An RNA structure (guide-RNA) from Vibrio phage ICP1_2011_A, together with DNA, in which 117 nucleotides are resolved.
Released in 2023, the model rests on electron microscopy data to a resolution of 3.2 A.
The reconstruction used 462,158 particles.
It comes from the structure "DNA bound-ICP1 Csy complex".
The 2023 paper behind the entry is "Mechanistic insights into DNA binding and cleavage by a compact type I-F CRISPR-Cas system in bacteriophage".
Keywords: CRISPR-Cas system, RNA BINDING PROTEIN, RNA BINDING PROTEIN-RNA-DNA complex.
Protein in the same entry: Csy1, Csy2 and Csy3.
[PDB]
Context: bound to proteins that are not shown
DNA sequence: TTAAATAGGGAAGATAAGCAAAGGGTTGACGAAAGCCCTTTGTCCC
DNA sequence: GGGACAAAGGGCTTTCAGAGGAAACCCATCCG
C1' cells in the first nucleotide's frame, strides 16, 4: 500500500444602426414641568 | 454635572405600446500481436 | 561449411475493425 514510473505544446480584429412619454390636493390635533448656596 | 415619563390613530400607491437582423466555431502527435526475412550471439549434431 | 532451437534488433510490414449524443451540488461555531 490498485505499491513502483511519465513535458501538452504552438497561432488569432467582433464589428455596424437607434426619441421613452403623457396626467396628479397630503390633510386634520396637542400644557414639558419640579427644586438647588462658587470650591 | 438629576431623579421619572410618554413618542397617534385613519385612507392609497395608475394604465397602454415595443426588446433587430447577418457572418464564422481549425488543424498535427499518442497500436497489440503476430507472420515472414535477414543479421549477430550461444548451445548441440554432421 | 550445412541443419535445428532460443534470444535480441530491425525491416518487408499488416492484419484487425468502425458514428453515439446530449445540461452548473452540498450545506451555518470556538476561543481569546
Nucleotide at each position: 500500500u490498485u505499491a513502483a514510473a511519465g513535458a501538452g505544446u504552438c497561432a488569432a480584429c467582433c464589428c455596424u444602426u437607434u426619441g421613452c412619454u403623457u396626467a396628479u390636493c397630503u390633510u386634520c390635533c396637542c400644557u414639558a414641568u419640579u427644586u438647588a448656596a462658587a470650591u